[PDB]
Molecule: P-site tRNA anticodon loop
Organism: Polytomella magna
RNA sequence: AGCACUGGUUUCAUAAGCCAGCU
Numbered sequence: 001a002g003c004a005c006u007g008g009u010u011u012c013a014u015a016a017g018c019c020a021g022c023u
Stems, first nucleotide, its partner, number of pairs: 005021005
C1' cells in the first nucleotide's frame, strides 16, 4: 500500500450491494 474501518449513495425503511477516503 491494502484487507479491514470511516463517511456517504441506493431503498418506504432495515439489510445487502455500491463508491470513495484513510491505515